[PDB]
Context: bound to proteins that are not shown
RNA backbone atom coordinates (compact mmCIF):
# COMPACT_ATOMS: atom_id res chain seq x y z
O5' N A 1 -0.96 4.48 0.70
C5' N A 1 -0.27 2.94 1.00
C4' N A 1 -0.49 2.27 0.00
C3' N A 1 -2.19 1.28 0.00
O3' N A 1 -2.56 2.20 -1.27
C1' N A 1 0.00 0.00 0.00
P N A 2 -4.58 2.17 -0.42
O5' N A 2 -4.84 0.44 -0.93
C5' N A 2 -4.93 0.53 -2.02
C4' N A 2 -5.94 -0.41 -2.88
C3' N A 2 -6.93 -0.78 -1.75
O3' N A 2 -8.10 0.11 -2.54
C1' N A 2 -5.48 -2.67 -1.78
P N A 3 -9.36 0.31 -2.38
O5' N A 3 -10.21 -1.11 -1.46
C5' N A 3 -10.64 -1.90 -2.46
C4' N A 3 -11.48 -3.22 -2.02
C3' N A 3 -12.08 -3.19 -0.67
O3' N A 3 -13.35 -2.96 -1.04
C1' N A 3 -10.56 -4.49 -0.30
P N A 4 -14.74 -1.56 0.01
O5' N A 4 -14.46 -2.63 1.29
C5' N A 4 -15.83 -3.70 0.95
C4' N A 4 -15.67 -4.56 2.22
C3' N A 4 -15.87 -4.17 3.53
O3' N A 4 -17.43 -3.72 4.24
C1' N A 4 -14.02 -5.27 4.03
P N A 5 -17.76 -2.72 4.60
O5' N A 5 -17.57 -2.77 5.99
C5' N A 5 -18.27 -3.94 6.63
C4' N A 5 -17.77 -4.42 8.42
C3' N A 5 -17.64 -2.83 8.68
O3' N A 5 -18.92 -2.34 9.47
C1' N A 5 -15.36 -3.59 9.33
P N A 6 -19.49 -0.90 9.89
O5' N A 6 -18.91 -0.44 10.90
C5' N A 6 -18.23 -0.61 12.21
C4' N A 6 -17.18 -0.37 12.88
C3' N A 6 -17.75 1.24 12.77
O3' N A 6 -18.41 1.77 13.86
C1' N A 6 -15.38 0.87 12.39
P N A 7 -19.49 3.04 13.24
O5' N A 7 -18.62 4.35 13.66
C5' N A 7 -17.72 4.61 14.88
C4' N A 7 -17.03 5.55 14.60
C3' N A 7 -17.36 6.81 14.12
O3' N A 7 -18.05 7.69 14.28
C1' N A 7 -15.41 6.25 12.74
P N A 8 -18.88 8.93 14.37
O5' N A 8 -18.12 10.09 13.33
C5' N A 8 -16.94 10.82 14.27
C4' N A 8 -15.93 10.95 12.94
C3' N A 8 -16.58 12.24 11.77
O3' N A 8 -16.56 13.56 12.33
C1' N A 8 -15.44 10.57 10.51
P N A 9 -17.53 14.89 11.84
O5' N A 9 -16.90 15.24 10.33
C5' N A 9 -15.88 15.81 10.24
C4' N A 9 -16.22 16.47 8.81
C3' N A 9 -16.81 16.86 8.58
O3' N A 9 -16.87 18.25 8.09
C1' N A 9 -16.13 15.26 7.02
P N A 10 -14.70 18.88 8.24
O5' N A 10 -15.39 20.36 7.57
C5' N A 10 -16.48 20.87 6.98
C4' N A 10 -16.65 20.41 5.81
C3' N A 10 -15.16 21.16 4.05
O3' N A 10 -13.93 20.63 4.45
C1' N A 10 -17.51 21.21 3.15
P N A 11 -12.83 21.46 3.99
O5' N A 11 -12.57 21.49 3.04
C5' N A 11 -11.83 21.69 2.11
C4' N A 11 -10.88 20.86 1.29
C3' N A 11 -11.24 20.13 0.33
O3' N A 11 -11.18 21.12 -0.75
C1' N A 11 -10.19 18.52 1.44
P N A 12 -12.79 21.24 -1.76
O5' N A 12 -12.52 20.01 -2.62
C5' N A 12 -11.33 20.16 -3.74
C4' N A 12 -11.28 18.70 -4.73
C3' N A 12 -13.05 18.45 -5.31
O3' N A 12 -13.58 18.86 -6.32
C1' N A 12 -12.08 16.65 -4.29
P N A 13 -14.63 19.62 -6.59
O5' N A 13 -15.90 18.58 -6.39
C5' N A 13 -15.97 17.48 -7.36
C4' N A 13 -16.24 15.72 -6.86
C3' N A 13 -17.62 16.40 -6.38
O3' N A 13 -19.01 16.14 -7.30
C1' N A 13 -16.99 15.10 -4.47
P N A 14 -20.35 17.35 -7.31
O5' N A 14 -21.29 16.10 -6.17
C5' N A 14 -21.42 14.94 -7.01
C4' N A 14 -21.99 14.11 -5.73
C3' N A 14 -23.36 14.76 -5.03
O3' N A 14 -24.22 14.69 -5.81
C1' N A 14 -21.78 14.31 -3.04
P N A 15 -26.04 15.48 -5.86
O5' N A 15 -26.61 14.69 -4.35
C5' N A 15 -27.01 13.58 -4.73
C4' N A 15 -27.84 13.01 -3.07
C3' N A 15 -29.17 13.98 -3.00
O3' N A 15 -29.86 13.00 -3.05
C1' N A 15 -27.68 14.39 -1.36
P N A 16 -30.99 12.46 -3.95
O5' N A 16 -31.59 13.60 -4.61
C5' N A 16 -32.25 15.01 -3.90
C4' N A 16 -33.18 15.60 -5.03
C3' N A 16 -33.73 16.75 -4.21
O3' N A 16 -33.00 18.20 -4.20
C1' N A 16 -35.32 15.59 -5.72
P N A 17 -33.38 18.80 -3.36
O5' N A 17 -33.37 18.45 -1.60
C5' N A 17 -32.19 18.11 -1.16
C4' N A 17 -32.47 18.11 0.52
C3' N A 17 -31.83 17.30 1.27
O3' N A 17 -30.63 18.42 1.75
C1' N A 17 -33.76 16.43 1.65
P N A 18 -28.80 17.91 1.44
O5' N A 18 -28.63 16.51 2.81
C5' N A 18 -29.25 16.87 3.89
C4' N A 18 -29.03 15.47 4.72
C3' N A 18 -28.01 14.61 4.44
O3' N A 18 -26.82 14.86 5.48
C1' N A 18 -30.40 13.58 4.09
P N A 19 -25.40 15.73 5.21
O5' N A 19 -24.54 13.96 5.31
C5' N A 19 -25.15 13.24 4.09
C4' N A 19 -23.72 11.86 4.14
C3' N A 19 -23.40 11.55 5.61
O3' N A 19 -24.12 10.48 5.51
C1' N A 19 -21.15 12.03 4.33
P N A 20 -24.84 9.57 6.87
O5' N A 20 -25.12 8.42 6.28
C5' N A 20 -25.84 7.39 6.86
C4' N A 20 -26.73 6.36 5.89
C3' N A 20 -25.90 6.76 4.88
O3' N A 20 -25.34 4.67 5.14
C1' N A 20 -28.14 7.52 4.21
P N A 21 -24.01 4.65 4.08
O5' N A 21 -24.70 4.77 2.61
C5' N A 21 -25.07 4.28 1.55
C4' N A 21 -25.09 4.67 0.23
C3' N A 21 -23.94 4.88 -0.64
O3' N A 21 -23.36 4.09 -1.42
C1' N A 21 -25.18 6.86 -0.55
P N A 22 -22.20 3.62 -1.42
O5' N A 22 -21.18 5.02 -2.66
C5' N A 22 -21.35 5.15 -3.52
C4' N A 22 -21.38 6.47 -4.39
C3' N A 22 -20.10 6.94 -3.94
O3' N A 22 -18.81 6.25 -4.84
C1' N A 22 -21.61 8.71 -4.01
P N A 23 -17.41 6.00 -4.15
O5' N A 23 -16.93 7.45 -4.16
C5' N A 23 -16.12 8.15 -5.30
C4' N A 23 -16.32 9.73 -4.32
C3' N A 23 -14.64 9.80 -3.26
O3' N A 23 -13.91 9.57 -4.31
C1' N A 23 -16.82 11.00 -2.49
P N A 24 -12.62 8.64 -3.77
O5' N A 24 -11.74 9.62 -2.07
C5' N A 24 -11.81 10.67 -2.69
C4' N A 24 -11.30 11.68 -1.59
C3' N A 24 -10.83 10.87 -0.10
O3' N A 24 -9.29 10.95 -0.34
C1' N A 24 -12.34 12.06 0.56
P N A 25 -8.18 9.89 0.37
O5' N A 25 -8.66 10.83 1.82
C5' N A 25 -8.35 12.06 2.16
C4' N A 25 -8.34 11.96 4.20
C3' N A 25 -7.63 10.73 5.00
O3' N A 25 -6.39 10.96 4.98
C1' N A 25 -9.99 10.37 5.40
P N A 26 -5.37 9.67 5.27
O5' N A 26 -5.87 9.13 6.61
C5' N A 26 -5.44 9.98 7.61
C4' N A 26 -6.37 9.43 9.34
C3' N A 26 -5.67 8.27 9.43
O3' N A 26 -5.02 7.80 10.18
C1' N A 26 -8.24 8.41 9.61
P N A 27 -3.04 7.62 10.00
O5' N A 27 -2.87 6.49 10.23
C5' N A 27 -2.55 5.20 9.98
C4' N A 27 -1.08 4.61 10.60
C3' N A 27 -1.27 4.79 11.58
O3' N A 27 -2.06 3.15 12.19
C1' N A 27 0.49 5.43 11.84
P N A 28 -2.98 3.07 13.51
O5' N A 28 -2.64 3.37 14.72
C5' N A 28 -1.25 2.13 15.30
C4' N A 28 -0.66 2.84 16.45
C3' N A 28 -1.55 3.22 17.05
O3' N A 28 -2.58 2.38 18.06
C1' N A 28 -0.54 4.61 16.84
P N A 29 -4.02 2.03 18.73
O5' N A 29 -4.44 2.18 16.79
C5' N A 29 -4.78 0.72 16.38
C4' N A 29 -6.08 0.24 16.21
C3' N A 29 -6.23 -0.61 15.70
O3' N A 29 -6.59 -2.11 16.72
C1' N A 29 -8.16 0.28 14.91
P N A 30 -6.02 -3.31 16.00
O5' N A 30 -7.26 -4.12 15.48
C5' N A 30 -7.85 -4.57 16.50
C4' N A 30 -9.06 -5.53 15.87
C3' N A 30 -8.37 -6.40 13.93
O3' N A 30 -7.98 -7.49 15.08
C1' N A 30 -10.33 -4.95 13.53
P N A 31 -6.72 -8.51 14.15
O5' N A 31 -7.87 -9.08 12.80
C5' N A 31 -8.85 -9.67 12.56
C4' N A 31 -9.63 -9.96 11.27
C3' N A 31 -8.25 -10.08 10.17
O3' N A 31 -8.19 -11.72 10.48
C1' N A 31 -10.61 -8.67 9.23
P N A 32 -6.41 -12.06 10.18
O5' N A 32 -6.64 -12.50 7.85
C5' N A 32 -7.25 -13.47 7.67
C4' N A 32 -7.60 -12.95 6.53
C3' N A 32 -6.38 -12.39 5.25
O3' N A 32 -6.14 -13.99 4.83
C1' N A 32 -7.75 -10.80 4.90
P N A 33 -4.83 -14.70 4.29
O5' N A 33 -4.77 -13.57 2.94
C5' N A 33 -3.37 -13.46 2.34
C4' N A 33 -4.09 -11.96 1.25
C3' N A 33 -2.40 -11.32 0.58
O3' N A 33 -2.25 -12.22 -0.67
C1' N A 33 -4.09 -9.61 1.45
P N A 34 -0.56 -12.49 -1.07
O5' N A 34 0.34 -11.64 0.30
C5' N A 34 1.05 -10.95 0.54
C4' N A 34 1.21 -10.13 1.76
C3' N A 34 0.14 -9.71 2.52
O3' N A 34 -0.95 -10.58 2.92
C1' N A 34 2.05 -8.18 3.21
RNA sequence: GGCACCUGACCCCAUGCCGAACUCAGAAGUGCCC